An RNA structure with a sequence from Pyrococcus furiosus DSM 3638, together with DNA, in which 39 nucleotides are resolved. Among the 11 different proteins in the entry, which are not shown, are DNA-directed RNA polymerase subunit Rpo7, DNA-directed RNA polymerase subunit Rpo1C and DNA-directed RNA polymerase subunit Rpo10. Method: cryo-electron microscopy, resolution 3.1 angstrom. The entry became public in 2024. The PDB entry is titled "Cryo-EM structure of Pyrococcus furiosus transcription elongation complex".
Context: bound to proteins that are not shown
RNA sequence: GACCAGGCG
DNA sequence: GGAAGTAGTTACGCCTGGTC
DNA sequence: AACTACTTCC
Numbered sequence: 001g002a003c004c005a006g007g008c009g
Numbered sequence: 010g011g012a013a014g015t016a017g018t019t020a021c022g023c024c025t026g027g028t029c
Numbered sequence: 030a031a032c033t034a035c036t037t038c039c
Stems, first nucleotide, its partner, number of pairs: 001029009010039010
Other pairs, nucleotide, nucleotide, family: none
C1' cells in the first nucleotide's frame, strides 16, 4: 500500500 | 403497453490490530 | 438486498 474484523461520535 | 434484463447507487470522519 | 431508473426484446 488494500483487505478483514472490532469499536468511537 | 408488457416482462425481463441491466446498471447504478446505498452518510461522514476517526481509532485499533492482523495478514497479505 | 432493495430500491429506483432506463434499455430492450415482446